Record summary:
LSUa_rRNA_chain_1, nucleotides 2 to 458; SR2_chain_4, nucleotides 1 to 183; 5.8S_rRNA_chain_7, nucleotides 1 to 169 from Leishmania major strain Friedlin: 787 nucleotides with solved positions. An Rfam search finds the family "Eukaryotic large subunit ribosomal RNA" in it. The literature on the family includes a 2001 paper in Science by Yusupov et al., "Crystal structure of the ribosome at 5.5 A resolution". Lineage of the source: Eukaryota > Metakinetoplastina > Trypanosomatida > Leishmania > Leishmania major. Among the 75 different proteins in the entry, which are not shown, are 40S ribosomal protein S19-like protein, Putative 60S ribosomal protein L22 and Putative 60S ribosomal protein L21. Entry title: CRYO-EM STRUCTURE OF LEISHMANIA MAJOR 80S RIBOSOME : PARENTAL STRAIN. Released in 2024, the model rests on cryo-EM data to a resolution of 2.4 angstroms.
Context: one part of a larger RNA, bound to proteins that are not shown
RNA sequence: CAGACCUGAGUGUGGCAGGACUACCCGCCGAACUUAAGCAUAUUACUCAGCGGAGGAAAAGAAAACAACCGUGAUUCUCUCAGUGAGCGGCGAGCGAAGAGGGAACGAACUCGUUGCCGAAUCGGGUCUUACAAGGCCUUGAGUUGUGGCAC
RNA sequence: GUGUGGUUGGUGCAGGAGUGGCGAAAUUCAAGCGAAAAGCAAACCCGUUGCUGAAUACAACCCUUCAUGUGAGUAUUGAGCCAAAGAAGGUGUUAGCCCAUUGAGCCAUAAACCUGAGCGCCUCAUGAAC
RNA sequence: AAGCGAGUAGCACUGUUUGGGAAUGCAGUGUCAAGU
RNA sequence: GGCAGGUAUUUGUCUGCCAAAGUUAAAUACAGAGUAGGAAGACCGAUAGCGAACAAGUAGCGUGAGCGAAAGUUUGAAAAGCACUUUGGAAAGAGAGUGAAAUAGAACCUGAAGUCGUGACA
RNA sequence: GUGGGAUUGUGAAGGGAUCUCGCAGGUAUCGUGAGGGAAGUAUGGGGUAGUACGAGAGGAACUCCCAUGCCGUGCCUCUAGUUUCUGGGGUUUGUCGAACGGCAAGUGCCCCGAAGCCAUCGCACGGUGGUUCUCGGCUGAACGCCUCUAAGCCAGAAGCCAAUCCCAAGACCAGAUGCCCAC
RNA sequence: AACGUGUCGCGAUGGAUGACUUGGCUUCCUAUUUCGUUGAAGAACGCAGUAAAGUGCGAUAAGUGGUAUCAAUUGCAGAA
RNA sequence: CAUUCAAUUACCGAAUCUUUGAACGCAAACGGCGCAUGGGAGAAGCUC
RNA sequence: GUGUCAUCCCCGUGCAUGCCAUAUUCUCAGUGUCGA
Numbered sequence: 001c002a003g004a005c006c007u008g009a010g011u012g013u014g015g016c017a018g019g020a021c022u023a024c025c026c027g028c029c030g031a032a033c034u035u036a037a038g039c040a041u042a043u044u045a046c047u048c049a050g051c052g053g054a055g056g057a058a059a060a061g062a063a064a065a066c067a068a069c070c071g072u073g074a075u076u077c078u079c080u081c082a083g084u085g086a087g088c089g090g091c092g093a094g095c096g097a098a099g100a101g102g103g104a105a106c107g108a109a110c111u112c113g114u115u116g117c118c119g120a121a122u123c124g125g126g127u128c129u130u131a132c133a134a135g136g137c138c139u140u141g142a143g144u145u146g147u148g149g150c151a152c
Numbered sequence: 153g154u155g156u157g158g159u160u161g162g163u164g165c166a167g168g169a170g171u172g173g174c175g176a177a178a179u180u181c182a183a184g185c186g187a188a189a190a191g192c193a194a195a196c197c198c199g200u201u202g203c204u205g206a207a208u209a210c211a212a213c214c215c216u217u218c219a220u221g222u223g224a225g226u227a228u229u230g231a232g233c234c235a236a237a238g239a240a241g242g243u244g245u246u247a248g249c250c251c252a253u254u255g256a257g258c259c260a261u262a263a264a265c266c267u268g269a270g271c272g273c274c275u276c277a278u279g280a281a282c
Numbered sequence: 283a284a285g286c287g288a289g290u291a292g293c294a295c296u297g298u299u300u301g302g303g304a305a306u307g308c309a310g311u312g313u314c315a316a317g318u
Numbered sequence: 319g320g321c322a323g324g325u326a327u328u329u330g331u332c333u334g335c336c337a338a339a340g341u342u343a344a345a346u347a348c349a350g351a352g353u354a355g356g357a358a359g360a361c362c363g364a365u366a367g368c369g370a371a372c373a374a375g376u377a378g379c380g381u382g383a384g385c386g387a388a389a390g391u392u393u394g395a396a397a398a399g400c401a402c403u404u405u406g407g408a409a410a411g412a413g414a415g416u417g418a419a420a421u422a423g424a425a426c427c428u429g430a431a432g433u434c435g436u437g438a439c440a
Numbered sequence: 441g442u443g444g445g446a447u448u449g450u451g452a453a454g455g456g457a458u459c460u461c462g463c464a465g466g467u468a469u470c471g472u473g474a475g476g477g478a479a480g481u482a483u484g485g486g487g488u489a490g491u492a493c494g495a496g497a498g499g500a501a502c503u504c505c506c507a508u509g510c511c512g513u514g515c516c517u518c519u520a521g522u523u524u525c526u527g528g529g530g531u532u533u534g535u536c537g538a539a540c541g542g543c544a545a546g547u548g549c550c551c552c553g554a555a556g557c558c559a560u561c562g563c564a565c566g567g568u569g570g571u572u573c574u575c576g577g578c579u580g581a582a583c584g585c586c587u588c589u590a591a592g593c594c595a596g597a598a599g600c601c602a603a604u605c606c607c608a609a610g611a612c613c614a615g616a617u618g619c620c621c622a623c
Numbered sequence: 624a625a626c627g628u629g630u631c632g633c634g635a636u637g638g639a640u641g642a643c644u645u646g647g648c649u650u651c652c653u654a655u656u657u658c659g660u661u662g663a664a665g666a667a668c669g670c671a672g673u674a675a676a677g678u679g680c681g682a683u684a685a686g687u688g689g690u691a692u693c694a695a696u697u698g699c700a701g702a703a
Numbered sequence: 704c705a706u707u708c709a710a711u712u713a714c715c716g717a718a719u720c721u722u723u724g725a726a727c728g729c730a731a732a733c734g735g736c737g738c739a740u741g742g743g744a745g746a747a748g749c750u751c
Numbered sequence: 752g753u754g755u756c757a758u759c760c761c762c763g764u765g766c767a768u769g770c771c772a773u774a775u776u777c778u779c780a781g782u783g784u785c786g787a
Stems, first nucleotide, its partner, number of pairs: 003785003006781005011774007019658001024055001025053004035042001039090001065072002076104004087095002109341003112287001115151004121147001122142002124139005155278003161274005166267003170261005179231001180247001181230003190204004210221002213456006232249002234238001241251002263655001292313007319336005351657001353654007361647002378385002390643001392642001399426001402413004427641001432636009441463003445459003465620006471613001475607003480510007493498001511566005519559001521557002527552005532545005568602004576594003665723003668681003672699002687717001688715004728736002737766007748755002751752001
C1' cells in the first nucleotide's frame, strides 16, 4: 500500500402494513338546545357530532391495598352500604361516592431487569436421521456495547 | 439406581362424545241424503232398555197447471280399538285411530375434542441414587 | 451475598377533571431527590 | 430509606405496604353488528306491525350531500277460465253451457257509508 | 160507469183481487183598468212708457204678442260626420313573357262616393181641473159694545190629488166576440 | 204543466268491515362461531331451447365434482 | 343409471371463478400505453 | 406440399410505497476513526 471498524446506500431472496365491519369495548377531541320560572358559575355532560384501535368479549388484575379490629388479603361482577345527620354547590337549581357484610367465579398464578456464582453453554442458516425435531454434525453469519443457566 | 413425560419429534392402534343418514300403535267401521245421518224418558241408576214425526217444507199480492233446487262428512247416532305416543301441522266442514312428526335402537366417520395426565416402538428431555 | 427499575417521584405557576373540600387524577413549562 | 394513613405547618411515635418493566382463564357487556342452529309471547293483524307480508332501500325526485312510496294476484274443492248459434268493423250484446253457487267471469271472498239512475207512491 | 196502466226482490202459463190516472176543453181577435210610475221648468225683447211716483236726480208692473236657455220624447227632407257597396277613377314597389286582365303590400296609398246609422253640428213636438197652507175677508156670538171664530161661508201658492202620458188581470175580468168539440 | 222535494223496491259508483296470515315486533338459549395482497366488502357486464325483472351462477356461467337418497322437473319443448 | 351415470332434491371435502375495487407497472368521460421473461400464430422472404 | 421466419398481431408471469430479516457471506460511499 493493501485492509479493518463505524456510519450510510443500491440490488437479489423470504415476509408483513393500508381496506371492510364498528352493537358492545379501549384512547383522544368535544357542543348547544334544555333547567335555574331572567342569566354569565352551575346543569344538560366528562353526553351527541368528529379522529384513531382490537376481540369474541374487551378493559382490569397479583398490593408503595384496606383498616385502626379478636383484624382482612390479586382482578371483575351482584344485593346492600346510600339519594346518604359523608361531601360538592350564585350552599340555589341541583349533584354525589368508598371501606366493612351476604354472594357469583376461582387447581391462579407467573416472567424480565438488578444482586451473587458461571461465561456462548445462545440465536439464525445448511445437511442427516421418515423429521424446515426443543436431536446430531458443520458454519463468522449474528452476538461479549452480553444471548443463555443456577439461587433469590 | 429406580422411574416419569401422548404439550420434544417420527411412526402406529383403540373406545367414546359429536356430526350425518335410517327407524314405532290404533276405524276411511255401520246407517244416505230437503223433512229420523233426528229426538224424548228432567243429579246418578233404571237405560246391552221403552216411546216417536205440528218440515203432507219453502220458493214474494192471492189461487190453479207444469217445471227446478240442495258441493266435499274432520258433523250426528251406534259400535270398537292404541296410548312409555292426546303434541299445536296437512287433508274439499270441527280427525288420537286418512298422512306427516315424535321413542327404543341400527349404520358411517379427515383433523381437532374426551378416556390409569387412553395404549405400543424409536429418538429426545427430566424427577430422582451415588 | 450483596442488592431490588431517575429528568422518575416530589415542589411552583397555569389549565382541566373529580363528591374530594389550604388542591381526587391528569397535562404543559420551570425546578428536580433519598438510599430499608 | 421511601410511599399511604381524606384540614395546612414544624417536631416525635405507631400501623400497613415497597412505585417509576411485563404476561395471565372465569364470573360481566353486546343500548340500531355478524355466522351456524334453536325455543317462545295475556304483543300487531294490511291507514296496524320494520320504510318494506308483494321483482323494497325497489319505482320516482334532486347538480349533489340525500329523500323515498303505493300495492294481500283473498276466483273456485278442482280451470271444469264460458265450446257452439246470431247481431256488430271491433269492443261487446242476446242465447247456450261449466260449476253447489257466475248475485264466484279474472288482479273475480264478503261488499258498508256517502253520491247517482230507474219504477211505484205521497 | 167507462178507458188505460201497475203491483215485492227466486222459472214459466192461465185466472182473481187491489191500487193509480183520464173522462172537457181547445184555438183566434177586440176591449176594461184596480195598482204602480209620472215632467216640464226658466230668462229676455216689443208694448204699456220717460207713463204712474217724485221739487229734482231718477224711474216700475199686469192682460196681449215675439224669441231664447236647460230638460224630455222622437225623426233623417236639408246640411255636416262616417265607407269592407274595397262602387268608379288615379298612383308606388314587386309579380304572371308583353298588351288586356289583374294580383301581393293582414283594407298599399290618394280623390270623389250611394244606401244605412247618426249631431243642440240638422229638424219636429212638450195640455187640463180640484183640494188646501200662509194670509185677506163676510155673516156673527161668548162679553154691555166689539171682534175673519167659537157654529157657518167666500177667495185663494211653483205645495198635494186627479185628468192627459207609460206598464198593466197573482187585480185571477160571470167583459164582448169567431170556429170546433163535449153536453 | 215543468223543474224541484220526500219515502219505499231494484240497480250503479266506491272499497270500509268480518274471517284468513309463509310478515313484523319483543324476550330467552346453544357453539371447534368473526373478512382481506393466497386480492375482501362494494360497483359493473354477462350466462337458459324459449327468459324483461327477480333468484342462482361466471366463458366449465339458472352451473362441474363427491356423499346420501330413490323417480322426476313441469307453462311448453326436450331427454329418459 | 334406476343395478341408482336422474335437467330429482339435501349436504360437502375436489374444481372453475369475466372487468374493477385497499388496487399495487403508468394512466383514465381512453375497454388506452410500457419494461423484462416464457410461449403462439404467421398467404412475406429463405429452403427442400 | 414441408420446414424456418423479419415487420405486425395474441396470451401467461413479474415490475407501487414503506418496514423487518437475510446475502455460504453480493456491489459500493465518507478531508468519520485507525492501520501499513